[PDB]
Context: bound to proteins that are not shown
RNA sequence: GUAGAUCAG
RNA sequence: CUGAUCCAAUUUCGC
RNA sequence: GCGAUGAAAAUAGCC
DNA sequence: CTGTGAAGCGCGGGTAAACGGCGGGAGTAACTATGACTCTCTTAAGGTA
DNA sequence: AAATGCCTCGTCATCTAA
DNA sequence: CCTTAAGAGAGTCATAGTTACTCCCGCCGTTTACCCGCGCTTCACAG
DNA sequence: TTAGATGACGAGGCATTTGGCTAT
Numbered sequence: 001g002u003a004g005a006u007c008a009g
Numbered sequence: 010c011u012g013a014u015c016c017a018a019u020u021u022c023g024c
Numbered sequence: 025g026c027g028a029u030g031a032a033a034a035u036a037g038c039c
Numbered sequence: 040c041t042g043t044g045a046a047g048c049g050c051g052g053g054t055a056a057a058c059g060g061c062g063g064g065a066g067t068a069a070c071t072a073t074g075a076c077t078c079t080c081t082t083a084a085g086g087t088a
Numbered sequence: 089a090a091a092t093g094c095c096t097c098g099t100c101a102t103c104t105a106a
Numbered sequence: 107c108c109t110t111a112a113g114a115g116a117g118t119c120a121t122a123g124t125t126a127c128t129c130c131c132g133c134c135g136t137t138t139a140c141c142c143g144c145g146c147t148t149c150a151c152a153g
Numbered sequence: 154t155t156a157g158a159t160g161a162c163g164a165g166g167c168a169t170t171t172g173g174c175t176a177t
Stems, first nucleotide, its partner, number of pairs: 004015006021028004034177006040153041089171018
Other pairs, nucleotide, nucleotide, family: 001007cWH003017cWS015083tWS020029cWW043149cWW057137cWW
């Protein structure tokens, strides 16, 4: 950045 | 700025 | 709010 | 030329000398059936017809 | 939303008695 | 308001059960490759 | 000949379900 949230790169 | 995962997830075309 | 997403009939058998 | 007889050939009864179906007998590779063991081990809200 | 099956209630018919 | 509940299933491995065949040996019955002819056919032979 | 009681059948109302799979 994603209908919304989360993990990466 | 892209992928992936959800216990979330009615898009698209039309009036 | 509201329509469409356009599949698919027949005869037996089994659960 | 023309029809019949000895030798040839096809068309059939018979034998024998193998196949082949099977009994009895002793075996086993390689699949599943049981059991006794061992190994492993969980979290995103909310206040509801 | 529509169809099917089950349950419950009412109505009809038959038998018995007066 | 409520009146404690609380191991179990998947995987490993050894042994047993059994299934689907094997090879070996003997015996009778069956099958058909040949033996042995008879009837027709064809060249020699009679007319 | 009629009236009452009992049994059977039918109708109405209400509630529950409304499948899946195989062969061709």
Molecule: R2Bm 3'UTR RNA
Organism: Bombyx mori